[PDB]
Context: one part of a larger RNA, bound to proteins that are not shown
RNA sequence: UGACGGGGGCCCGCACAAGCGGUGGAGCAUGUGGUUUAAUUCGAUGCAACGCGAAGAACCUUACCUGGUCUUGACAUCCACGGAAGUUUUCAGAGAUGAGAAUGUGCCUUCGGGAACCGUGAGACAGGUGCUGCAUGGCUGUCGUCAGCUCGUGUUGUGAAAUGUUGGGUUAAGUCCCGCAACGAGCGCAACCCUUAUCCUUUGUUGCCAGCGGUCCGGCCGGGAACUCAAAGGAGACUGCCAGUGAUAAACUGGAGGAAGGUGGGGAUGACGUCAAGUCAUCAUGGCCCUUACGACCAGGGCUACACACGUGCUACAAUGGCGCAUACAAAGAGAAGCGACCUCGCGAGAGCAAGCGGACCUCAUAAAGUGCGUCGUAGUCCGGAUUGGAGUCUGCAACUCGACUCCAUGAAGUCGGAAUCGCUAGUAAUCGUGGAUCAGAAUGCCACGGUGAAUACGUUCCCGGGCCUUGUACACACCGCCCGUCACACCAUGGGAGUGGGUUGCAAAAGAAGUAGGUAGCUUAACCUUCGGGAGGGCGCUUACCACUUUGUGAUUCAUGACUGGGGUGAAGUCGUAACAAGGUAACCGUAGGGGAACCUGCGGUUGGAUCA
Repeated sequence: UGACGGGGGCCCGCACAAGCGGUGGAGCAUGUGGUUUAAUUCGAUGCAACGCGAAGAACCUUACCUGGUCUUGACAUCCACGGAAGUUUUCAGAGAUGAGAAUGUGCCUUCGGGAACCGUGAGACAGGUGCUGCAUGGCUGUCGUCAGCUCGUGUUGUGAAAUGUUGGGUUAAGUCCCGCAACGAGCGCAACCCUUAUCCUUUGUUGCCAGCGGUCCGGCCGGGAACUCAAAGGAGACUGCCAGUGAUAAACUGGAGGAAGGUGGGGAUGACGUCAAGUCAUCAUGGCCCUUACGACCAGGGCUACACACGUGCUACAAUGGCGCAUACAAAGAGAAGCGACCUCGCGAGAGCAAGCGGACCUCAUAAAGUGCGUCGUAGUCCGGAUUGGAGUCUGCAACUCGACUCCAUGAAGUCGGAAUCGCUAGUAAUCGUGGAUCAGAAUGCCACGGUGAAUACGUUCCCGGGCCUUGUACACACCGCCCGUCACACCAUGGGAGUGGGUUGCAAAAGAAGUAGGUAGCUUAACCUUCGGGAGGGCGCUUACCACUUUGUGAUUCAUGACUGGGGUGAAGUCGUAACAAGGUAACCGUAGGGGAACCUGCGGUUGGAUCA
């Protein structure tokens, strides 16, 4: 700065409430998952995939499969060479294709020629719905038509940033006013656009018929230009007017007039961004990959499979109905390889014949619900119309796989749907028909059109989502966040551990080589002395003291090691919970005590480093 909160405030939305009709059950249609398959082609997957790409798969489409085939090639450019191109036929083949036959032989043309288009032969190349949407463009969904998102300059802060953009009112709206260290601006809002509601003007057929005239009673005819309508140009709504309220405001409320009133109704219109959202199979494109094949051609098959699950629909379950008969009132749209009337034929789908219309002319084309009358009488029915048999029609080379439709017969489930869940606030929902795109044919889908036509909204306590302001945060691919501990497994360092083995060392003793010193059983002796006998002194030996080696006992210390065990760390996306961070869903934490698989829980006291206060 965001985001988030089982924080606060204020608003809002079919959010709830108040209502109406559904879905979920049945049968069927359709898509998807799955399973199956030779293949069931590929893509889309919470909201924001699932009647989605596909606005329409019998062949084609077609991207898949099986088999049959081709290799400068189905599709381009270039070159050389030979043949106008083409047109009509034969055989073989499922066809692709191959082998033939016959007929054209033009166009330009400096009678050099070209190029038209067929071939044939190279090789540069072609080809690819092959891969990557997480390399991309373009296009799209989505939050969300929500009211937001930003910038320049100024100013504040060391800075990320902030202010502007907040605040008081007000609005559908960052709408507007007022205030304001902001002043301005841009993208969004609104308006400008389309359509719808009223009127005027112009024009008047293919549309119209008020007043006339006449009728074949049909605007049918002569007429008329009034009206409806057509479609060009205008008018109209501005909170313009009035009253009250409000800040001498913006605005709000009521009222008048008016076809319309405060955004009159509907649509188009989609900010900065978010989801590496979707799309390489629309297309384009970086890269990669294949290139006698991942390219190309053909026939048949598949995309339609079916124990099953889901989404979206259609049709019902009846009497507010079914059926019969009769009979009213629309809008919008399409049409020339088309829409096709009338008439005839067929029970019908249709068929034949054949007008008109490139359309205010003709055709599609019947509105249906409704209304009147009759019938049915609450039944699995005179409800329902699945399914199946038979018989047909039409489109198309062709409907076996695998079309639509018709006729006869058949007559399933279903008697209003568990948990759960969806749409809708008015010409809406509900219900009823009508048309269109795609398209040979093939809608219950899609897109569009009118008819009939509701209920309810007290309200904002609640649930959900969104906007703005504020607050807490341990969040930042942002609560689908973050994150704690036991337990289990592996590994690593480390503490404890019966002890075990080394180093060093204290203490108490033992010990006593050599040497030196002290002493002297004995032995011995050059120098001196001598009375000549000896003496002195010396040596050796012995002895004692001191002491090295060595020895014993008991301790200390240090190192290594040890069954097992404690806690710690690391490692898978293990197991069990969810303790903390938001008021973290019982505020957290501190000390202490008790308890408990674990995070922890509980008591007592303490702290704020707790949110809340309308």